[PDB]
Context: one part of a larger RNA, bound to proteins that are not shown
RNA sequence: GAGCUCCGGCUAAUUGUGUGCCAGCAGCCGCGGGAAUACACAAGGGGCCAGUUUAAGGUUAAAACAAGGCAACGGUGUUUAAAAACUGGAAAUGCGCCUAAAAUAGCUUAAUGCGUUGGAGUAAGGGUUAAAUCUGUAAAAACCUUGCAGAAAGCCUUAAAGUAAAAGCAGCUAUUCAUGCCCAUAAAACAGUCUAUAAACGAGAGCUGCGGUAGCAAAACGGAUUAGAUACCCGUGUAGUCCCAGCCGUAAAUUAUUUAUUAAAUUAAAGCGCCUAGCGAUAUUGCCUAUGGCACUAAACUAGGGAAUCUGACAGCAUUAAACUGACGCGGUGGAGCAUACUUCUUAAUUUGAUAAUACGCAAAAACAUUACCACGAU
RNA sequence: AAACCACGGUAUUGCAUGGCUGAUAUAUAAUCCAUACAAAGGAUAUAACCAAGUAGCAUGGUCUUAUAUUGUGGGCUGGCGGUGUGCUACAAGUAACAAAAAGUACAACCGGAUUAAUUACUGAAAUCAUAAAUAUAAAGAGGGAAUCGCUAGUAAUCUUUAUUAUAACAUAAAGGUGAAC
RNA sequence: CAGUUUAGUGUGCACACACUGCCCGUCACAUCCGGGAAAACCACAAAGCCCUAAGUUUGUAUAGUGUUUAAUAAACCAAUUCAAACAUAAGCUUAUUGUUAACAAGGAUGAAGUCGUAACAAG
RNA sequence: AUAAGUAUUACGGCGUUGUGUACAGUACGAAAGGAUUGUUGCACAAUUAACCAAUAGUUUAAAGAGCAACGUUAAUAAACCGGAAAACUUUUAACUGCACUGUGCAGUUGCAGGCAAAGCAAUGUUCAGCUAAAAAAA
Numbered sequence: 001g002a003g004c005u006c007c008g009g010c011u012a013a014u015u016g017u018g019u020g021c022c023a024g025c026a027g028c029c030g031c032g033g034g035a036a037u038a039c040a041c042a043a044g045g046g047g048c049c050a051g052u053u054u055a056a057g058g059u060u061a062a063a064a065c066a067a068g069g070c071a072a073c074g075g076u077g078u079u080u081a082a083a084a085a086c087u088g089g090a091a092a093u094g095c096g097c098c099u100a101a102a103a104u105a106g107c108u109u110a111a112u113g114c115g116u117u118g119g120a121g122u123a124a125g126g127g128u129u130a131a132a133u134c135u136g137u138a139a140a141a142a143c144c145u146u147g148c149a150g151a152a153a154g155c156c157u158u159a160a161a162g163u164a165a166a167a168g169c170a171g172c173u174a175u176u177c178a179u180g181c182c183c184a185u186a187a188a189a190c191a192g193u194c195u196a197u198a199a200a201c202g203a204g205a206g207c208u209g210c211g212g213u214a215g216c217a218a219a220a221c222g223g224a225u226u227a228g229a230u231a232c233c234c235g236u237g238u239a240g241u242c243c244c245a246g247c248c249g250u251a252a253a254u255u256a257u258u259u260a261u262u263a264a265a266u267u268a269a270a271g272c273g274c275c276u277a278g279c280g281a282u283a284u285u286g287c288c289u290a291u292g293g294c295a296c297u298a299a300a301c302u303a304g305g306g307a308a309u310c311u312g313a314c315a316g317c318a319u320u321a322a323a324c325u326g327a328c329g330c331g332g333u334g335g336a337g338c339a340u341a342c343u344u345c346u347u348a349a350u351u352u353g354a355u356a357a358u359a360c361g362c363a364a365a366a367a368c369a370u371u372a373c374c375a376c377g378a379u
Numbered sequence: 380a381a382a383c384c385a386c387g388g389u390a391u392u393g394c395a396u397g398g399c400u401g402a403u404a405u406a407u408a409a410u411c412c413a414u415a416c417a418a419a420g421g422a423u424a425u426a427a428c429c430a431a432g433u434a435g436c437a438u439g440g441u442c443u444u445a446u447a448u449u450g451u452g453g454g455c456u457g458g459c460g461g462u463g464u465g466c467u468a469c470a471a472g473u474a475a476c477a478a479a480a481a482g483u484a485c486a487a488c489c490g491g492a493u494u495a496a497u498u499a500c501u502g503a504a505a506u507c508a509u510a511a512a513u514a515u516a517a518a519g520a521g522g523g524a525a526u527c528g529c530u531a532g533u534a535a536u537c538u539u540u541a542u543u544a545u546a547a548c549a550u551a552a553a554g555g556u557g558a559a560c
Numbered sequence: 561c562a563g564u565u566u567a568g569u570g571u572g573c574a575c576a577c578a579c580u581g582c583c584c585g586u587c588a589c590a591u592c593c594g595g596g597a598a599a600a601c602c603a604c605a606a607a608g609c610c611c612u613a614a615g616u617u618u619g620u621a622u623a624g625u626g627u628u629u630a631a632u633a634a635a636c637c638a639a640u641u642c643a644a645a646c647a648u649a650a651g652c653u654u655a656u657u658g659u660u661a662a663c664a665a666g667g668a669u670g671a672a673g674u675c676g677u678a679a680c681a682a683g
Numbered sequence: 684a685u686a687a688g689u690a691u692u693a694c695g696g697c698g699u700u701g702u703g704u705a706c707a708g709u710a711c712g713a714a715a716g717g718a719u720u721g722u723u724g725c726a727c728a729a730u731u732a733a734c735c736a737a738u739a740g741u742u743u744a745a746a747g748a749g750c751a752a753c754g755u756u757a758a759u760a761a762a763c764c765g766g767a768a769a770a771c772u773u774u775u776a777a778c779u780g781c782a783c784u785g786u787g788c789a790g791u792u793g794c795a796g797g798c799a800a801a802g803c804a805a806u807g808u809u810c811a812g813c814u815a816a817a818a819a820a821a
Base pairs, nucleotide, nucleotide: 001049003048004047005046006045007044008029009028010027014043015042016041017040018039024031025030068275069274070273075272077201078200079199080198085193086192092185093184094183096181097180099178102176103175104174105173106172107171108153109152112149113148114147118144119143124135125134206247207246208245209244211242215241216240220236221235222234223233257270258269259268260267277302278301285295286294287293288292311576312575314572315571317570318569319568320567321566322565323564324563329529330528331527332526333525336467337466338465339464340463342461343460345457352363353362373453374452375451376450377449378448387443388442390441391440392439396437397436398433399432400431401429406425407424408423410422411421412420469522475483476482489519494514495513498510499509535556536555537554538553539552540551541550542549543547579683581680584676585675587673589670590669591668592667593666596663600659601658607653608652609651615646616645617644618643619642621640622639624637626636627635686773687772688771689770694765695764696763700728701727702726703725704724705723706721711716730758731757732756733755734754738752740750741749793813794812796810797808798807799806
């Protein structure tokens, strides 16, 4: 004394009336559906004070040099590696043998397939929850024999204990080459870690050419299942899977790398790559034998988004014990007539409630009263 | 009908509540029935999720002189469809009638619904209540998909009592006859 | 044989309203944001090219009676004039900067109308 | 084919166009808006008729040449143009020709030749071609 703002919680400070998910409030969690300390108003109270309360900027509430993560999600496919940074290290040779190592070239066959040969023989073979399509009786399958062909490697055989750098790797024999084992040697001065940048290798699928094509099998075409089956199941079956020469460079393509300690672990260091809430592009641009791969950003929108563990519930989940008895037996209902309740419908009224199991011979014996309902009256 | 008055309301909210109840149901018991001349089986009690149910009664909020209190008649039973719980039957003669000609009738004359005329009973009042009797003598020949009860004195079937002006196939209760596995 | 009830144990779990649970993507319905696009309109970049601006450099001529000298000097200073060379403001072109466009797509939010049931249990 | 000239009348051909503006913001009208009338005045357009001083184009045995319009002038009418012919007049009744496929409005001191000091189809001129002239004396 005088104004501005607030009183659900964070946060100091409550009662009444009006409103009834309407009008409205809101920094966050959130208030309003007929009983609002959160909306509007009145009163009372809290804070600040000639000021007060929004909005918008700098900084703080450790973004992490002092001082964060890759153990919620992130370490990239692997290796080689004359910049930089850090910083000494245990390598090479010989006789012999071995190898699931790589490249190259010869060889073996159990089984399987067939517009395969001959003999013998006659109704089925094949497949499903159940069937059918399909293959046969004009001689199949099954059985004994003949020919041709491709792919794959039973027992040994086990991890991989090889670790091949990773991708990966076992039928036999040999060559080329690289490892690993024993035994015996060698170096007076040299050899490192990591990778900015750059390069090579690289499953399966896919693409081009050449050769091959038994079995398996995208696509495709039929037979079923089903409300539909455009899927799962069955029958045929092309690319592909295989060989040689090229392209593509992608995976849920292993545990981050190094030093010391260590069974591990843990502890402290060296050099890097990546992440900063989620959501959202075939953006633009550059490179690449690639209608694709690699490199990166963005408005709108939101206050929440992950992990471990415990309890509960559930599983067309499993298991153990006891009891029970599903199955089973006998008789009913749903069908007929009647009694009684409920509901649709109708009426001036057909009073009201009960509605899956857990309403419906319920509350509960209406001529009258009961009686709560209707028409016309009365106070 | 109530006087320094305690008006009434089958008005509303069972999602503001009390009380009471439906809803798991094994097992156990100093409880009950029965028992006394040898046995069997039951009853009762035992802490709930479900905003489950609640114009008996009591209660907070809201509404209403009178949304109160009363007279006569009418309605709750209503010309139609669906369907729950029951009773009475029929396939099956093991039925039906009956006081046994050690029987009678019939061959579903088994079943007893509907309607007409008549009488009795209760009550102030009976067309829309009940019973008896005469005539009439309907559906039903064991019932689709599906579905319910019970496991022994049980199912099935028969008689009786109670709640109780007239009015039970309801409800509650007692006792017979007695299986199938 | 199988089921049931009760109790126990084990595995899984994106369910806690607790499987009558959660949950995926088209289509239909209603609004917002950025990009692409046959073409049209703007400025210009970097860059290349062209200059008769002013200006700068060195040649010509005129001229003062200015400075130095007793003594036009051939030197210096201040002017006017024509000519040649040099570079350059300005100017021209320019990718693609921005505006802009029929049309065809994408994402986000709102609501939950239609169709199926892909994942979470051995889904 | 009936000589020549002037030729009233008749006959035939052609067809006297259009817009704007001024007389007036006047008549009319509340306002707004906005005229009529003219042998009218002025400017322009089309059509028709010609024209070449100037302007534009065009030719090298060249130019003040010739032809042209893109240039100049005129017309909105009983006006303008064509052929026949009465009548009249003249005559001894007339009748080629200048290089003559531009024109002769040029026939003998006539001329678009030549020649010059010149404007170049003009002026001047003694030459070329067509087409030569005169009594003597008084």
Solved structure of RNA (mtSSU-3, nucleotides 13 to 391; mtSSU-4, nucleotides 2 to 316; mtLSU-8, nucleotides 213 to 350) from Polytomella magna, 821 nucleotides shown. Method: cryo-EM, resolution 3.1 angstroms. The entry became public in 2022. The reconstruction used 59,000 particles. An Rfam search finds the family "Bacterial large subunit ribosomal RNA" in it. The family is grouped with related families in Rfam's "LSU clan". The depositors describe the entry as "Structure of the mitochondrial ribosome from Polytomella magna with tRNA bound to the P site". Ions in the entry include magnesium, potassium and zinc. The organism belongs to Polytomella, within Eukaryota.